Method: X-ray diffraction, resolution 3 angstroms. The entry became public in 2019. Shown are 37 nucleotides from a PDB entry: RNA. Entry title: Structure of the iMango-III fluorescent aptamer at room temperature. Crystals were grown from: 0.1 M Na cacodylate pH 7.1, 17.5% (w/v) polyethylene glycol (PEG) 3350, and 0.25 M Magnesium acetate. Primary citation: Trachman III et al., Acta Crystallogr.,Sect.F (2019), "Co-crystal structure of the iMango-III fluorescent RNA aptamer using an X-ray free-electron laser".
RNA sequence: GUACGAAGGAAGGUUUGGUAUGGGGUAGUUGUCGUAC
Ligand code: OXV
Numbered sequence: 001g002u003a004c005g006a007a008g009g010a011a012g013g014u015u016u017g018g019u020a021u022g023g024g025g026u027a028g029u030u031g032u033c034g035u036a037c
Base pairs, nucleotide, nucleotide: 001037002036003035004034005033006032011030
C1' cells in the first nucleotide's frame, strides 16, 4: 500500500477532506489504530 475490522471531538480543520457533526452512515470523502498477506 492492499483486504477485512474499529474508535468522535481529549488527533486535528469552522472560507475545513465533506450539500451527512456521523466513526463515514451501499457513495463521495483528512488522519490514526488492530489483524493478516
Ligand atoms: C454548500 C456547502 C442539484 C444540485 C444541488 C446543488 C448543491 C451544494 C453547495 C456546507 C455544508 C456542512 C458544514 C463543515 C466541515 C466538520 C463535518 C463537516 C462536514 C460534513 C460532515 C461533518 C468540521 C469540524 C468538526 C468538529 C471540532 C472542528 C471542525 C472544523 C474546524 C475546527 C473544529 N449545492 N461542514 N465539517 N470540530 O449540491 O455547497 O455547504 O457542510 O463545516 S465535521